[PDB]
Context: bound to proteins that are not shown
RNA sequence: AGUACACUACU
RNA sequence: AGUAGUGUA
Repeated sequence: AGUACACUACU
Repeated sequence: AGUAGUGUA
RNA backbone atom coordinates (compact mmCIF):
# COMPACT_ATOMS: atom_id res chain seq x y z
P A A 1 0.23 2.83 3.67
O5' A A 1 0.44 2.70 2.10
C5' A A 1 -0.54 3.17 1.18
C4' A A 1 -0.68 2.24 0.00
C3' A A 1 -1.92 1.36 0.00
O3' A A 1 -2.35 1.14 -1.34
C1' A A 1 0.00 0.00 0.00
P G A 2 -3.91 1.19 -1.71
O5' G A 2 -4.01 2.36 -2.78
C5' G A 2 -3.81 3.71 -2.40
C4' G A 2 -3.77 4.61 -3.61
C3' G A 2 -4.91 4.43 -4.59
O3' G A 2 -6.09 5.10 -4.19
C1' G A 2 -2.86 4.48 -5.76
P U A 3 -7.46 4.86 -4.97
O5' U A 3 -7.32 5.78 -6.26
C5' U A 3 -8.14 5.57 -7.39
C4' U A 3 -7.48 6.03 -8.66
C3' U A 3 -8.14 5.55 -9.93
O3' U A 3 -9.24 6.35 -10.30
C1' U A 3 -5.81 5.19 -10.06
P A A 4 -10.73 5.88 -9.92
O5' A A 4 -11.35 5.47 -11.32
C5' A A 4 -11.41 4.11 -11.71
C4' A A 4 -10.71 3.88 -13.02
C3' A A 4 -11.11 2.61 -13.75
O3' A A 4 -12.30 2.76 -14.49
C1' A A 4 -8.76 2.73 -13.65
P C A 5 -13.56 1.80 -14.22
O5' C A 5 -13.22 0.52 -15.11
C5' C A 5 -12.81 0.71 -16.47
C4' C A 5 -12.25 -0.57 -17.03
C3' C A 5 -12.96 -1.84 -16.61
O3' C A 5 -14.22 -2.05 -17.23
C1' C A 5 -10.64 -2.18 -16.51
P A A 6 -15.50 -2.52 -16.37
O5' A A 6 -14.90 -3.56 -15.32
C5' A A 6 -15.49 -4.83 -15.13
C4' A A 6 -14.59 -5.93 -15.63
C3' A A 6 -14.78 -7.29 -14.97
O3' A A 6 -15.88 -8.00 -15.51
C1' A A 6 -12.47 -6.78 -15.07
P C A 7 -16.95 -8.67 -14.52
O5' C A 7 -16.28 -10.06 -14.13
C5' C A 7 -15.79 -10.93 -15.13
C4' C A 7 -14.80 -11.91 -14.56
C3' C A 7 -15.23 -12.61 -13.28
O3' C A 7 -16.14 -13.67 -13.50
C1' C A 7 -13.02 -11.85 -13.05
P U A 8 -17.29 -13.98 -12.43
O5' U A 8 -16.54 -14.79 -11.30
C5' U A 8 -15.70 -15.88 -11.63
C4' U A 8 -14.85 -16.29 -10.45
C3' U A 8 -15.59 -16.42 -9.13
O3' U A 8 -16.28 -17.65 -9.03
C1' U A 8 -13.56 -15.24 -8.81
P A A 9 -17.34 -17.94 -7.84
O5' A A 9 -16.41 -18.46 -6.66
C5' A A 9 -16.69 -18.11 -5.30
C4' A A 9 -15.43 -18.15 -4.48
C3' A A 9 -15.62 -17.77 -3.01
O3' A A 9 -15.90 -18.93 -2.23
C1' A A 9 -13.97 -16.38 -3.95
P C A 10 -17.41 -19.40 -1.94
O5' C A 10 -17.39 -19.61 -0.37
C5' C A 10 -17.90 -18.59 0.49
C4' C A 10 -16.80 -17.95 1.29
C3' C A 10 -17.30 -17.00 2.37
O3' C A 10 -17.55 -17.72 3.57
C1' C A 10 -15.74 -15.86 1.02
P U A 11 -19.03 -18.18 3.90
O5' U A 11 -19.22 -17.69 5.40
C5' U A 11 -19.90 -16.45 5.69
C4' U A 11 -18.90 -15.34 5.91
C3' U A 11 -19.41 -14.18 6.76
O3' U A 11 -18.33 -13.56 7.44
C1' U A 11 -19.02 -13.42 4.56
P A B 1 -23.07 -3.02 -3.91
O5' A B 1 -21.99 -2.65 -2.80
C5' A B 1 -22.18 -1.53 -1.95
C4' A B 1 -22.07 -1.92 -0.50
C3' A B 1 -20.69 -2.37 -0.03
O3' A B 1 -19.83 -1.28 0.27
C1' A B 1 -22.32 -3.90 0.73
P G B 2 -18.29 -1.33 -0.16
O5' G B 2 -17.61 -2.29 0.91
C5' G B 2 -17.55 -1.91 2.28
C4' G B 2 -17.27 -3.10 3.17
C3' G B 2 -15.97 -3.84 2.90
O3' G B 2 -14.84 -3.22 3.48
C1' G B 2 -17.73 -5.39 3.10
P U B 3 -13.45 -3.18 2.69
O5' U B 3 -12.92 -4.67 2.81
C5' U B 3 -12.55 -5.22 4.09
C4' U B 3 -12.34 -6.71 3.99
C3' U B 3 -11.27 -7.16 3.01
O3' U B 3 -9.92 -7.05 3.49
C1' U B 3 -13.20 -8.47 2.70
P A B 4 -8.71 -6.73 2.47
O5' A B 4 -8.44 -8.13 1.75
C5' A B 4 -7.97 -9.24 2.49
C4' A B 4 -8.03 -10.51 1.67
C3' A B 4 -7.26 -10.49 0.36
O3' A B 4 -5.87 -10.71 0.53
C1' A B 4 -9.41 -11.37 -0.01
P G B 5 -4.83 -10.09 -0.53
O5' G B 5 -4.99 -11.04 -1.80
C5' G B 5 -4.76 -12.43 -1.70
C4' G B 5 -5.29 -13.17 -2.91
C3' G B 5 -4.79 -12.67 -4.25
O3' G B 5 -3.49 -13.12 -4.56
C1' G B 5 -7.12 -12.95 -4.35
P U B 6 -2.49 -12.17 -5.39
O5' U B 6 -2.90 -12.43 -6.90
C5' U B 6 -3.01 -13.75 -7.40
C4' U B 6 -3.75 -13.79 -8.71
C3' U B 6 -3.31 -12.77 -9.75
O3' U B 6 -2.12 -13.16 -10.43
C1' U B 6 -5.66 -12.79 -9.62
P G B 7 -1.13 -12.04 -11.01
O5' G B 7 -1.81 -11.61 -12.39
C5' G B 7 -2.09 -12.59 -13.38
C4' G B 7 -3.06 -12.07 -14.40
C3' G B 7 -2.72 -10.73 -15.02
O3' G B 7 -1.74 -10.82 -16.04
C1' G B 7 -4.98 -10.72 -14.37
P U B 8 -0.65 -9.66 -16.21
O5' U B 8 -1.48 -8.45 -16.81
C5' U B 8 -2.23 -8.61 -18.00
C4' U B 8 -3.09 -7.41 -18.28
C3' U B 8 -2.39 -6.07 -18.26
O3' U B 8 -1.66 -5.82 -19.45
C1' U B 8 -4.46 -5.91 -17.12
P A B 9 -0.27 -5.03 -19.39
O5' A B 9 -0.72 -3.50 -19.45
C5' A B 9 -1.67 -3.06 -20.41
C4' A B 9 -2.25 -1.72 -20.06
C3' A B 9 -1.25 -0.57 -19.99
O3' A B 9 -1.87 0.63 -20.45
C1' A B 9 -2.34 -0.79 -17.91